[PDB]
Context: bound to proteins that are not shown
DNA sequence: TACTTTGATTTTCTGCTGCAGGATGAAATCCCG
DNA sequence: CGGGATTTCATCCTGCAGCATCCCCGA
C1' cells in the first nucleotide's frame, strides 16, 4: 500500500439517521505480460517489482440430502 | 444418512478479534509552498 | 586546478491559507379563478 | 373578491503601545 467488520463521542429522557473526518484492532502483497529504470557481448540481451494488467484478503456458533464404521 | 465423527452448498441468528475523538458553509480573487524542465552567468 | 553549486529570468500542474462579500422578510400592487 | 405571483425597499455596535516571535544559522 490493498480488503473488509463496526464501537464510543447526551446522566432517566432524544430517530445504532444511515454524513464527512482522525485514531484503535482484523486480513492479504505474486506474476516479467506490457510499459519504466539500470549494467552492457547494444536497432538486442540481462536484471530490478518502479508503474499499469491479472492473482490475495478473518474465525466459531445451530438447522436436511452424499461418502466412509456397525443392523442396512 | 435413523446414534454419533469429517468432507461439499444458500439462508436465516448469535459472538469473538475490536475500540476511542471531531466537523461553520458558500462565493470570488490573491499569496506563498511543491515538483519538473529551458537559457544566461558567477565561484 | 575544477567539478558542483547558487544567482536571476520563462513555462505548466496542484493543493493550503488570507481577506472582501454574505448568511431577505416586510410591504404594495398586479391579475386571475 | 381573496389569494398567489411580482416588484419595491432597507437595516449596522470595536483596538492600542513595542522590534520579536518558530528561528535557527551559512563554507
Nucleotide at each position: 500500500g490493498g480488503c473488509g467488520c463496526g464501537u464510543u463521542u447526551a446522566u432517566u429522557c432524544c430517530a445504532u439517521u444511515a454524513c464527512u473526518u482522525u485514531g484503535g484492532a482484523g486480513c492479504c502483497a505474486g506474476u516479467c505480460c506490457c510499459a519504466g529504470c539500470g549494467a552492457c557481448u547494444a536497432u538486442g540481451u540481462c536484471g530490478u517489482a518502479u508503474g499499469g494488467a491479472c492473482g490475495a484478503a478473518g474465525c466459531g456458533c445451530u438447522u436436511a440430502u452424499u461418502u466412509a464404521u456397525c443392523g442396512g | 444418512c435413523c446414534g454419533a465423527u469429517a468432507a461439499g452448498u444458500a439462508a436465516a441468528a448469535c459472538g469473538c478479534a475490536u475500540c476511542a475523538a471531531a466537523g461553520u458553509c458558500c462565493u470570488g480573487c490573491a499569496g506563498c509552498a511543491g515538483a519538473a524542465a529551458a537559457u544566461c552567468a558567477a565561484a
About this RNA: An RNA from a Planctomycetes bacterium, together with DNA: 175 nucleotides with solved positions. It comes from the structure "PlmCasX-sgRNAv1-dsDNA ternary complex at nts loading state". Method: electron microscopy, resolution 2.9 angstroms. The entry became public in 2022. Tsuchida et al. published it in Mol.Cell in 2022: "Chimeric CRISPR-CasX enzymes and guide RNAs for improved genome editing activity". The reconstruction used 520,000 particles.